[PDB]
């Protein structure tokens, strides 16, 4: 740093 | 951005 997923 | 999970 990306991906993907549940919160904010 | 954080907060948490799995992969890279």
């Nucleotide at each position: 740093g990306g991906a993907u997923g549940u919160c904010c």